[PDB]
Context: one part of a larger RNA, bound to proteins that are not shown
Molecule: 23S Ribosomal RNA, nucleotides 613 to 1376
Organism: Mycolicibacterium smegmatis MC2 155
C1' cells in the first nucleotide's frame, strides 16, 4: 500500500510525551512530536518588452574568492585651530609622537593682445553706447516710468592649515576571461630531406643484347636452331604500405583488430653515427611535416597585454524614487549634453485645478459659376469628314466629331468663398493649503538612452499580421501584491505600515462543484440557440403600421366555355400563340392574350389567363422590427458552456427586492516619516508598493589606546533546553563536552559579512 504531491502554508480529527488545577478522569490563558482530511499555491540567480519556463549557472557541505592604497593632487561637503591673515617644504636638534626652520603657496585690485593705466579699464573720433570689475545692504537728494540710473553719507568685506566623507586624476585601480604581438633562448631521439658506413629481400616463371652453327648471297640484308641470363619484367612469403568492408567508438589501443588488398632487384626497405631551426628549415607540392599541437613550434620574460563583449560583486532596516525620449556621433547593443530621480541651500504658491475675459489658427465637417484639378447626363451650336452646291467663294444634310455657353446631380492628403469641438498663449477670482510633499535658481551623486500591449488620430502593408513607424497632462506592465476573466505581464475593480476566528462594498456573481436567489412580475426562443463565422437561400415564429379584393359571393377546389379574321407581318430548310425581330388590331361575345407553360422537325395534342355555374367569410401584397433555420468544413480523446447538468431555464429583454465578494473603506490595538501646537516630550493632522538609483540610521567579526570586570571553584569553541528584540540578531538565563583565556564602556584601524563567477582546495 484507491493514490496525481515547486513537496510548503492556513484550518485540522486521531495517537504519543509534558507542566499546572482538581481525585480515581477532566480541563487549562498551557507547551512539544507526528500528522488522516480540506482551501490556496508555476524553484533561486542572471538577463530580458516579457522566464516556472523546454533561455544561462549551480551534485552537496566546510574553508577561501571582488571599489583598496599612495599624493601639501582636483571639485564639493562636515569638524577643529588661527584669522587680514593662514601655513611651512627640504633640513637641524630630542632613543618618541617634541622644538626650531619664511624658501615658497593661498588670500589681499581689476581691465587690456600688449605697451600700460588703475576703482577703474578696453574698443572708439566721442560726456557715446557697450564688455568685464568696484562683497552686501540701509537712508537721503537729483533725475527718467525704455525695464530704473547717478551721486552723496553710513554697514563693513574672509581666508587659510590639519582631518572624516562622496566623486575624480596617474597608477594593474572592483574581480575573472581571449585569439593574438615583441625580446631572448630550447628542440630533427617523432616526422621531411640530405651525408658516411653496414645489413636484408623464401620459392616459381618469362627469355633482351651479345656469341656460335646452318640456310641465302658475288658479298650482304634476312631466315631458322642453340647458348646467354637482361628488365624502375611477371606470380608470390618475410619486409614496406594502407584500397574495400565489418567491429571498436566512457576502446585491448589518444588512430587499432578480423577478412580480403598494392609493391616485393628497386625512384627498394632498414640499423648505427651525423646536418638543416621559426617568417626559418625540409617538401615527387597535401598549407604537408618540424616531439600525440602548425596559414608561422615550444618555454621564460614585457605582463596582472587589451577587450564599446559575456560572467561575478557577500549584513540589515527607514524616507524618496526613474528611463527605454531629443540632438550629435568611423555613430546605431558605446558615449557627450539636455529631459526624467535624489540630497543641501535660497525664494515662497510663483506650480496645479475650476469659472470668466482677451487672442492667432485652417483640422473634423461642408462647399465649389469662389480657385486648381477629376468628372455624369441633357440643351444650344462655332470648328472638322464631308455629301450634294458643274472646279473656286456662293445654301441645306447627318446611325457623324463636337468648342463656347448653359440646366441638374458629384469628388480631392499636397483644392478652399467657408468653418467648429478640443488643445495652446496671457490676464483675472477663487480652490487645495498641520499638503501638492507643487514650481523656480545654484551645487554634490546618479541611473537611463533595446520598451510591451490596450483605447482614440494617422502613414507603410492587401486600409493582412501577437507586423511596422508616428501623435495623445491617455492607461496599465516594466518597477505592482490583492479580487474578476477556467488557467492567462499589458483587459475590468483596486494601489499591500503590522495584528484581529469584527462590519460595509467595487469589478464579477448567487442549481451542485463554489460563498450568496432551483428570487418576484410580464413576454420571447425549440435551435442545447444560449455555448464561433460571409455573400446568399427559405410558407419558423412574435409585435406594429399602410393597401388591394369580398355576402353585388372574395381566395381554394369541382362542372362548362376558352372562338373567328389567322398559319398577323418579317426572317428562316421549317417558324402555324409559344428559336428570333416588329407591331399587339378588330369582331361574336359571359369571356377568351397577336397568347402562361409542356409538347412536335413545322403541324397536331394537353394547358393557363379571362368568364358563367356549385360552395360559403374571410383572402392576399409589401414596410420596420425581437428571437430562431441553412450555408458550416482536418487530422492523439468528448474538446467552440471550466465540469456535472439546464427549456419543470439554471437562456434572452425590461422592471423590482436581497445577499456573496479584495491586502479597497470602517471598528480596536502596535510602529515609523513629515509638519503643527503647547510644554521643557507628550498630544494632533496627513503620510508609509517599489527595480535602476540617491540619502539616513544600525547588527555581527577581528586587531588595538585608556579605564573597569570574569576565569583550573573551569575561558574560548561546539551541541541542547527555556526565552527575547521593529531587522541584521540576542540572553553577566540555564545544562552537556572541553581545557586557558575572555567580557564591558568610550575612542582608533579593517585582509569586516557569499549562494551562484561551465569560480579554487578538501571530504562525501
Nucleotide at each position: 500500500a484507491c493514490a496525481a504531491u515547486c513537496c510548503g502554508u492556513c484550518a485540522g480529527a486521531g495517537c504519543c510525551c509534558u507542566c499546572g488545577a482538581c481525585g480515581u478522569g477532566u480541563c487549562g490563558u498551557g507547551g512539544g512530536g507526528u500528522g488522516a482530511u480540506g482551501g490556496c499555491g508555476u524553484g533561486c540567480c542572471u538577463u530580458u518588452u516579457g522566464a516556472a519556463g523546454a533561455a544561462u549557472g549551480a551534485g552537496c557541505c566546510u574553508g577561501c574568492g571582488a571599489g583598496u592604497c599612495a599624493g601639501g593632487g582636483a571639485c564639493a561637503u562636515g569638524u577643529c585651530g588661527c584669522g587680514a591673515g593662514g601655513u611651512u617644504a627640504a633640513c637641524c636638534c630630542g632613543g618618541g609622537u617634541g622644538g626650531g626652520g619664511u624658501a615658497g603657496c593661498c588670500g589681499c585690485a581689476g581691465c587690456g593682445a600688449a605697451a600700460g593705466c588703475g576703482a577703474g579699464u578696453c574698443u572708439g573720433a566721442a560726456u557715446a553706447g557697450g564688455g568685464c570689475g568696484u562683497a552686501u545692504c540701509c537712508a537721503c537728494a537729483c533725475a527718467a516710468g525704455a525695464g530704473u540710473g547717478u551721486g552723496u553719507g553710513g554697514u563693513g568685506u574672509a581666508g587659510u592649515g590639519g582631518u572624516g566623507u562622496g566623486u575624480u586624476c596617474u597608477g594593474g585601480a572592483c574581480c575573472c576571461g581571449a585569439a593574438g604581438c615583441g625580446g631572448a633562448g630550447u628542440g630533427a631521439u617523432c616526422u621531411a630531406c640530405c651525408c658516411a658506413u653496414g645489413g636484408c629481400c623464401a620459392g616459381g616463371g618469362u627469355g633482351a643484347a651479345g656469341c656460335g652453327c646452318g640456310g641465302g648471297u658475288a658479298a650482304g640484308a634476312c631466315c631458322g636452331c642453340g647458348u646467354g641470363g637482361a628488365g624502375g619484367c611477371c606470380c608470390g612469403a618475410a619486409c614496406c604500405c594502407a584500397c574495400u568492408u565489418a567491429g571498436g567508438u566512457u576502446g585491448a589501443a589518444g588512430a587499432c583488430u578480423g577478412a580480403g588488398g598494392g609493391g616485393a632487384u628497386g625512384a627498394g626497405c632498414u640499423g648505427u653515427g651525423g646536418g638543416u631551426a621559426g617568417g626559418g628549415g625540409u617538401g615527387a607540392a597535401a598549407g604537408g611535416c618540424c616531439a600525440a599541437u602548425c596559414a608561422a613550434a615550444c618555454u621564460c620574460c614585457g605582463u596582472g597585454a587589451u577587450a564599446g563583449c559575456u560572467g561575478g560583486u557577500u549584513c540589515u532596516c527607514c524616507c524618496c524614487g526613474a528611463a527605454a525620449u531629443g540632438c550629435a556621433u568611423u555613430u546605431a547593443g558605446g558615449u557627450g549634453c539636455a529631459g526624467c530621480g535624489u540630497c543641501g541651500c535660497a525664494u515662497g504658491u510663483u506650480u496645479c485645478u475650476u469659472g470668466c475675459c482677451g487672442g492667432a489658427g485652417g483640422u473634423a465637417g461642408a462647399g465649389c459659376u469662389a480657385c486648381u484639378g477629376g468628372a455624369u447626363g441633357g440643351c444650344c451650336g462655332a470648328u472638322g469628314g464631308g455629301c450634294c452646291c458643274c472646279a473656286c467663294a456662293g445654301g441645306g444634310u447627318u446611325a457623324c466629331u463636337g468648342a463656347c455657353g448653359u440646366c441638374a446631380g458629384c469628388c480631392a492628403a499636397a483644392c478652399u468663398c467657408c468653418g467648429a469641438a478640443u488643445g495652446c498663449c496671457g490676464g483675472u477670482a477663487a480652490g487645495u493649503c498641520c499638503a501638492a510633499g507643487a514650481g523656480u535658481g545654484c551645487g554634490g551623486c546618479a541611473g537611463u538612452g533595446g520598451g510591451a500591449c490596450g483605447g482614440c488620430g494617422g502613414g507603410g502593408g492587401a486600409u493582412a499580421a501577437g507586423c511596422u513607424c508616428c501623435g495623445u497632462g491617455c492607461g496599465u506592465c516594466g518597477a505592482g501584491a490583492g479580487g474578476g476573466a477556467a488557467a492567462c505581464a499589458g483587459c475590468c475593480c483596486a494601489g499591500a505600515u503590522c495584528g484581529c476566528c469584527g462590519g460595509c462594498u467595487a469589478a464579477g456573481g448567487c442549481c451542485c462543484c463554489u460563498a450568496a436567489g432551483c428570487g418576484u412580475g410580464u413576454g420571447c426562443u425549440a435551435a442545447g440557440u444560449g455555448g464561433a463565422a460571409a455573400a446568399g437561400g427559405a410558407u419558423g415564429u412574435g409585435c406594429a403600421g399602410u393597401c388591394g379584393c369580398g355576402a353585388a359571393g372574395a381566395c381554394a377546389a369541382c362542372c362548362a366555355g376558352g372562338a373567328g379574321g389567322u398559319u398577323g407581318g418579317c426572317u428562316u430548310a421549317g417558324a402555324a400563340g409559344c428559336a428570333g425581330c416588329c407591331a399587339c388590331c378588330c369582331u361574336u361575345g359571359a369571356a377568351a392574350g397577336a397568347g402562361u407553360g409542356c409538347g412536335u422537325a413545322a403541324u397536331a395534342g394537353c394547358u393557363c389567363a379571362c368568364u358563367g355555374g356549385u360552395c360559403a367569410a374571410g383572402u392576399g401584397a409589401u414596410u420596420g422590427u425581437g428571437c430562431g433555420c441553412c450555408g458550416a468544413u482536418a487530422a492523439u480523446g468528448u474538446a467552440g458552456c471550466g465540469g456535472g447538468g439546464c427549456u419543470c431555464a439554471a437562456g434572452c429583454a425590461c422592471a423590482c427586492c436581497g445577499c456573496c465578494g479584495a491586502a479597497g473603506c470602517c471598528g480596536c490595538g502596535g510602529c515609523a516619516g513629515c509638519c503643527a501646537a503647547c510644554g521643557u516630550g507628550u498630544u494632533g493632522g496627513c503620510u508609509g508598493g517599489g527595480u535602476a538609483g540617491g540619502g539616513g540610521a544600525g547588527c555581527g567579526u577581528c586587531c588595538u589606546g585608556c579605564a573597569u570586570c570574569c576565569g583550573g571553584u573551569g575561558a574560548a569553541g561546539c551541541c541542547g533546553c527555556c526565552g527575547a528584540g521593529u531587522g541584521a540578531u540576542c540572553g553577566a538565563g540555564u545544562g552537556g563536552u572541553g581545557g586557558a583565556g575572555g567580557g564591558u564602556g568610550u575612542g582608533g584601524g579593517a585582509g569586516u559579512g557569499a549562494g551562484a563567477a561551465u569560480g579554487c582546495a578538501g571530504g562525501c